[PDB]
Context: bound to proteins that are not shown
RNA sequence: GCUAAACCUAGCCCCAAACCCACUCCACCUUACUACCAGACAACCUUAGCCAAACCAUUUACCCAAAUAAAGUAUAGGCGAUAGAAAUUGAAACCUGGCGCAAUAGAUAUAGUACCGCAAGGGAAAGAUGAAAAAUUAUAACCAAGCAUAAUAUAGCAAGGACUAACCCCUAUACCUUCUGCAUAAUGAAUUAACUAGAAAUAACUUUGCAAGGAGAGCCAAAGCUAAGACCCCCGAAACCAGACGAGCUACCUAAGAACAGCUAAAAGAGCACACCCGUCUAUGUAGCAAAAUAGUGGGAAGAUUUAUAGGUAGAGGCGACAAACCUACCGAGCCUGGUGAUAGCUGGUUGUCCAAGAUAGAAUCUUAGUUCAACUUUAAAUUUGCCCACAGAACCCUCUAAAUCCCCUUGUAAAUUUAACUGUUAGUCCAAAGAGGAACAGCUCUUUGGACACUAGGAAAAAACCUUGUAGAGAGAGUAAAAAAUUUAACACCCAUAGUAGGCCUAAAAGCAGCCACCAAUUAAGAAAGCGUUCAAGCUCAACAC
RNA sequence: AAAAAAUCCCAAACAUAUAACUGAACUCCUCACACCCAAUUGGACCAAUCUAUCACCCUAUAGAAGAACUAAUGUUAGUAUAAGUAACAUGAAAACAUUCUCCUCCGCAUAAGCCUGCGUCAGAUUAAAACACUGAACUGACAAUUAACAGCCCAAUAUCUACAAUCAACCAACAAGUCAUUAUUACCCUCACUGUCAACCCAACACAGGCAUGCUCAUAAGGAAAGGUUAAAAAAAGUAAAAGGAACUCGGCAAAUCUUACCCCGCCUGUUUACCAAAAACAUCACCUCUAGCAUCACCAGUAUUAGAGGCACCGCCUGC
RNA sequence: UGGCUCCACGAGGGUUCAGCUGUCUCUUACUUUUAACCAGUGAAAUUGACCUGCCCGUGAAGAGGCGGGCAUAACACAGCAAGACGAGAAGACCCUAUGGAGCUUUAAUUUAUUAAUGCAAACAG
RNA sequence: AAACCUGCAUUAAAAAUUUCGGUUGGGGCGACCUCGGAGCAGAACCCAACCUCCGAGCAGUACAUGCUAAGACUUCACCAGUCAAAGCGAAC
RNA sequence: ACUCAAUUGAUCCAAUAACUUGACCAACGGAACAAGUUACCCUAGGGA
RNA sequence: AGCGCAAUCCUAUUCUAGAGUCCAUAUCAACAAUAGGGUUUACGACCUCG
RNA sequence: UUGGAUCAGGACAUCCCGAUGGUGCAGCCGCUAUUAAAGGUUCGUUUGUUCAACGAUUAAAGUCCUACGUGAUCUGAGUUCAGACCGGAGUAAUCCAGGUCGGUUUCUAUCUACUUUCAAAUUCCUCCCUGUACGAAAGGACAAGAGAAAUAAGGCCUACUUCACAAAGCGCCUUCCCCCGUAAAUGAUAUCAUCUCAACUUAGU
RNA sequence: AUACCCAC
RNA sequence: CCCACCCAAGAACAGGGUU
Repeated sequence: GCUAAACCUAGCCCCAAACCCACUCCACCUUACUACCAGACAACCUUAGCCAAACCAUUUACCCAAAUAAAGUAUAGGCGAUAGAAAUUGAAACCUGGCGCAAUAGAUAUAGUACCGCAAGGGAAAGAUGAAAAAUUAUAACCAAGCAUAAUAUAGCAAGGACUAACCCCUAUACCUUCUGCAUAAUGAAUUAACUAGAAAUAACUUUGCAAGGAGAGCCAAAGCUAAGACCCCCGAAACCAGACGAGCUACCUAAGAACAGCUAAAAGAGCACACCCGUCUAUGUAGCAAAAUAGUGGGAAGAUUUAUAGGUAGAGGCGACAAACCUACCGAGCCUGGUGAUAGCUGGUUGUCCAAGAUAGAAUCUUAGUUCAACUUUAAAUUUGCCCACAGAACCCUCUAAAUCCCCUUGUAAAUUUAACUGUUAGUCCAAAGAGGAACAGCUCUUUGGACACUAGGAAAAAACCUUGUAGAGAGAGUAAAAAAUUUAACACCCAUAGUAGGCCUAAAAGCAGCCACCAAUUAAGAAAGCGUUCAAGCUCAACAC
Repeated sequence: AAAAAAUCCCAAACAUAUAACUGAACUCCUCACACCCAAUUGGACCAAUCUAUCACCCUAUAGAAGAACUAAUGUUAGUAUAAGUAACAUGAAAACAUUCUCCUCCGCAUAAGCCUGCGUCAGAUUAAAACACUGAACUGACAAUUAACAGCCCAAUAUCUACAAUCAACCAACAAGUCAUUAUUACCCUCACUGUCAACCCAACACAGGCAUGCUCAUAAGGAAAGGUUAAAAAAAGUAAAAGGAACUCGGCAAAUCUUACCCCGCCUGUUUACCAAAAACAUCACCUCUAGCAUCACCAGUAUUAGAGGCACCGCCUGC
Repeated sequence: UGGCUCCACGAGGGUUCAGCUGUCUCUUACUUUUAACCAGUGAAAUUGACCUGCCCGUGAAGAGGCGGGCAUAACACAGCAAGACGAGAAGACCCUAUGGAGCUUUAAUUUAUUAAUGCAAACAG
Repeated sequence: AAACCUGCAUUAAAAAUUUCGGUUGGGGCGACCUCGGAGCAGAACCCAACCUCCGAGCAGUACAUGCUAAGACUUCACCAGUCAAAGCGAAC
Repeated sequence: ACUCAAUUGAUCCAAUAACUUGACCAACGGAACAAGUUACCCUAGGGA
Repeated sequence: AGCGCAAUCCUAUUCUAGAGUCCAUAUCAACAAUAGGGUUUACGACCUCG
Repeated sequence: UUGGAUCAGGACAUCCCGAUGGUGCAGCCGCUAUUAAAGGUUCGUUUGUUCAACGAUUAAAGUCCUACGUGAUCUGAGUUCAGACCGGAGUAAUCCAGGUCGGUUUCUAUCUACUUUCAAAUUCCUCCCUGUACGAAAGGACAAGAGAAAUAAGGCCUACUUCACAAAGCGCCUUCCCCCGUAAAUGAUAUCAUCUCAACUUAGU
Repeated sequence: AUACCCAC
Repeated sequence: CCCACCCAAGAACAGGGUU
C1' cells in the first nucleotide's frame, strides 16, 4: 500500500422415536425414454483370499435374534497360534436430545454436478456488507509469505562481545535423521497459512470407603475387598482373492465392400516407379509440432497386399508367421470396485516448559537389519552390612619364567543386599598395554586390562578417542593446570732405502710380490716383503736408520 | 656423515638488558545455587478449548479431551526463485476500393464423426499463447439447413435357380467365383416421417501427427515461410572452393558421384520386439514323424490322395536304410 | 538318417577395385534459422539459509565456509563449461527380507477336477 | 442281455497350493553347524571369533546300576546338568 | 551314588494293562511334511 | 577415495667380492645394508573371476 | 574401468636443443656423470591388431602426475544386460569372466573461476673455416659468419588463390635477454702447498 | 631491458 | 561537441569520423 487477511451460517454427525417413498397428461427393454403384427429366452448350485501362526501345508474371531451371570469355564486344536458353549440365571426401557462439527471441519456434496475414462468406475473446488442497495455518497485503518515504499561499498553459516559509530576489531565448521564418528560434498526441507501421528488390562503403586469380611445377586477373601487416578503411534510396498467392466487401440477371425498411375514385361508371392503401406541409416528434436515426431535417404507397392464398415474370441483367459508380441499411450499376466486401515524384523516421521538418575559381561534363535532371557539402567519399599583391605591362604606338571587376581580383619567411608513394578541398551570407536590368527616385526582382523569419546572447557595450527579439567548462575576481580623442537658434519705427514742373494722348492721362467717350506742376515739402521706394476724381470712406496 | 614429484615457497621475524610473566567453565573471592550426557526412567508446572461453579477489559478451582509441529521427496491453498528467462506471432504498398510478390504434397464433394462452433446485432465487454477501436474464433440476443439426393421397404404357402469375372469376342486358366423365378390365393389406398449449418473429427491445445472413397493431377480451387532491427560467438540447414582425393574414421558414417568383384549367414517374396534389436530370428513351398475308420453348431455339411498335432526349411547330390 | 553343392534374392554381417567428393591435410566465404537489440505475450526442472574468492595444510579420507598466508570499491551485459562429488532419471555392482512374482521339474503336499477300468447299486434277461 | 445314473476304490492325464536354513569376496569343486581336548588369555573363575590340529554319536563290569533326605555346585539366562551327610533296606 | 575327557535330543504325538520304549529331529534348543531358475523381473532397503 | 616402519619389486647410495688382457671404482656388479617409491598379506597349503 | 578428439596445467627421475667433468675420449661419433624445464617432442598400416608389432621419417619422436586430467565439450570399446544363434553345462527352465550380430540418457548456466599475461624464437640443412685440426690411412670437427627452409608467436591484401566496395589461406611480411655445472690467480689456518661454506681476483659467475 | 599505452 | 548520420568500430553499450 498492493496482493491479501479476517467473519457465521449453509449443512452435517451420533442417538432416540417411528416400520419408508413410488399414477398430472405423453414417452421409456428396438439404438431405453421410439404410437401401431405370429413369439416361445428364462430365476436357484459350499465363497475365496489377504492376514495370524514371526515360513507354511491342518488351522486362524466375523450380529443370528435377553442385557447380566455361569465363563473365558466345560470342550476344540501342526493339543499351538488361537477357537469356545450349554444346562442354569433374568431387564430396565420418560423420542424432541449433544463437556458433536462450524466451510482444508462435519456427509463427497452448492453435486455424484463440473471434470476424467471405451466402459465398469473415479471424483472436485467454492459462499461471507448493511435493519434498509428502492442508501454502493460502502463494509474505516493495524496483522503470513510475496512485493513496493527504499538496489548496492573490502571480509566470508551473516551472529555475538561490543562500540561515540551500520560496517571496520575480536570470537564462532547450518538444522533434522541415520551410523562408533556428519561443517560435511550421506538423507529430508523454496517459503508462508491450515491440517497431520501412544488407543488397552492381569498385576503392582498411590489416594478414599468398609473391614474378617468387601461388593446395589454372580465374585474374591489366611487383611482383604470395592471404586477412582495412572502405561502400550502415523505414513509407504511389490502381492493374493472374489465379483464386474473392456477387442472403437491392437493380435487373429467372420460377413459383405473398396484401392492399386506409368514403363518393361509376362498370364510372375517378377523388375522399375506414383498414390498407398512400411520405418534401414543419418541429422534435428529430447517438457519437442509429437507421452515416438520432422527432414533427407530407404523396404514393398497384383499381393502371405493395403484399407473403410459391422460382428466375434476376456484375464485361472484371449490371441500369437514365439517377439514371453499384443489385449485402450508403465501386460512374466489388463483395468475397476470390494475384502483393505492387506502385510512389511524395512525407510521416513513422531508437536509445551523445567529438573533429576542414566553406556559397551553374555546365551539361544531358519538367528546376527529382529526377538526372548540375563547383565546394566530406573523408581518405590524393606533390611543390614557394603566397598577399600593386615597377616594367613589358592598345583603339581613339559624344565623354568611377568604384570597381577581371588580371598580378606583393620581403617577410610556410605553404601549394599533383598522385595515390588516395568521400559530401554546390548558389532561400539580410537588411544596405552599383553596377546590370538600354518612359529607372519608393520598393516588387517580378533580377545584381555585401563582410559577417553557418544557430557563441559583449555591446550597440541585446523583436531569425537592425546594432554589439562569435570556438577553446571552473575561480575569490567584473583591465583594456577596443560601449554613454543632441536641440529651444520671429512686438510695433513716429514724424510729415507746400497747390501750375504733371482733364500730354496715346484714352475717355460715366475725373482720379496703364481703358489708353497722357512723365517735367518752384512752395515749406524731396512720385511727372506705390507700394498701396488711386470708373461717373468724392471720399477716403485712403507716400515727402519739419522732428522 | 646424501637427496628428489607433479596448481604456488609458505606466518612475519629475531644469535647478547639479569625467570619472571602469559594461560580454563579447575580453585578462591562478592552474591545466588534444582538451573550443561544418548536410548530410557522418575518428577514439577502448563498453552488453548468445552463443562460444573465462579469470574465480568479474560480470570479462579475442578472435570473432560479431535488438547500444542523449524522437518515425514507429508496434504491443500498463497506467493517467490530460475525470470521478465525459454518460447510464441503478422508477405508489401494503398483510396483500405484494390494491386503486387510468393507458395500450393493441395483442393471440392461424399461417408464417418462432431453438434451451431469467424452469419447479423449489441456488449460495464475485453486475452486469442502478439494485436485489436469496427473490438473478436469472448458473452448475450436474433437468424437458419425447405427433397427429387439419402434413409425408413416388401401378403401367404409351396416351387424354382449346373455353365464366373477380366471391353468377353479370341485364348489361357484356378485360387472355381459379386448379382435369375414360377404356380395359385390375397391385394388397386398414395408421396408421410427423418438427415440437410460451420473455418468441423480422433490426438489434454486454433497441435508440423492420425484420417475411407469420388473427382481436379496443377489447378478455375485453396493459401502466406519474414513483428521491427542488427549481421557477433556458439548451434542448425544448405551452397561454393585452390592443390591433394579416404591421408578422416570403430566403420567410405555423412556428402559427392553414380560405383566392380568376393566371403559369412539365411533359400527366395513375407513376418516380429507399436515406443532403443527388422536380423543370422519366426514363417515358407518341399520333405519327415505322430494320431484318427468317422456325419447333424468347430474339424465338416469333410471321410486315409483325408483331417489334426509337430520337426525341419526349396531344389540337386552323397549317405543311413 | 546325416553331410555337402548351388540358382537367384537381402535397408543382413565383413572385404575390395574404380570413380567420387571439405571425411580429412587445413579450413574458408555466403544465404536462411537461431542469435543479439527494441515492442507485445509469457513457461519449466530448480532452490536449508548465503553478505557465495585464491594457494597450501587439515578433516566422515575430494573445502567458497575450518587453520596459516595472500587477494579484495560497488554494480550490469555478452560468452565459456574447470568446480559447486552440478540437475532430472535410469542402468549396472554385490548384499539384505524367514518381502513378491514368472517359468521349469524326479521339490513337498493332494486327485477335488477329467478320463479310463474294477466293484457295489440298478434294470432287463 | 445291455445302457444310463450314483457310491466307492485304483490308475494316468491335467491342474492347484507352498517353499527355497545358515557359514567360507563371488562362482565351480569341497568343507562346515552338536559335544570333549590342545594352541588360547603364564597365577580365582570367565574370556582370542575366524583360524590350526586330534577326537566323540561307544563299550565293559554290576543286578540294592534299591528307596528316601540336610546342604551345595552349575558352562555366564532359562532348559538341562553335577556332588552329597544322615535315615530305611541290604552287603560285610 | 560303577569304570570312562566327550559317548548325547526338549514338547507334542504314537505304542503299552502297567512298567517303560520311539527321531545321522547330525541344520544336533529340534517347523509333522516343500527343490531349481529369472539377462522378463518386481518391491522394500543398505553398501559401493 | 583412503589404510606410517614385515615380506616382495624397482631406483639411488654403501660395502670392494667378482667381471673388464693387467687394473675395485672408463663402464659394470653379486651376497647384503641404508634412504625413497610401488605392491602384497591370517589361511580349503583348491580353482577362477572382480 | 579404459582409449580417441579438443584444450592442456605441472613435476624433473632430461628424449632433443644448451653448459661442464670422466673415459679403455686420436678425430667424427659413443659411454658416464653434474647442471638446465625457456622451447620442442611426426605421419601412417594392422599380418607379429585395441597402443603391441610394422613402414617412412625426425635435432628427438622422454618417463610421469593431474577423479580415463578433461563425457552439463565429443566419441569408441569393456563392465552387460531386453532379440538371436555357435561351443559347453543342465531332466528342464535356464546359465557361462566364452565366440558372434543388433541395440535411447537428457540438461534453457543460478554461483565461483575465466574470456588479448597487451610486447625478448626456437630448430634444422647447405656453404664458409675445410678437406682444416686430428689420424698411417680410412675417415673426419669445432667456435665465428653468410644464406636458405620449417615451426611457433604477432600482423597484412600488392599480387596468387577461395573470391570481389570485403573476408580468408594455399599467399605475403616481422620476430630482439642471460644462465651458474665448472675452469684459473693471489693466499693463510697448516710461514711449502691449496680456485677460498678463509679474507679476495677472473671467466658468461 | 627496452617498446607499447597515455588528451577530454 | 555529440540530437542524428556514417564507419575499415561494434552482440547491446562503448569507440572513431561528420570541414

This is an experimental structure of RNA (16S mitochondrial rRNA, DNA (30-MER),16S mitochondrial rRNA) from Homo sapiens, with 1415 nucleotides shown. Keywords: mitoribosome, assembly intermediate, large subunit, LSU, mt-LSU, RIBOSOME. The entry also models zinc, magnesium and potassium ions. The work is reported in "Stepwise maturation of the peptidyl transferase region of human mitoribosomes" (Lenarcic et al., Nat Commun, 2021). Entry title: State B of the human mitoribosomal large subunit assembly intermediate. Method: electron microscopy, resolution 3.1 angstrom. The entry became public in 2021. The entry has 56 different proteins, among them Mitochondrial assembly of ribosomal large subunit protein 1, MIEF1 upstream open reading frame protein, 5-methylcytosine rRNA methyltransferase NSUN4 and Growth arrest and DNA damage-inducible proteins-interacting protein 1. An Rfam search finds the family "Bacterial large subunit ribosomal RNA" in it.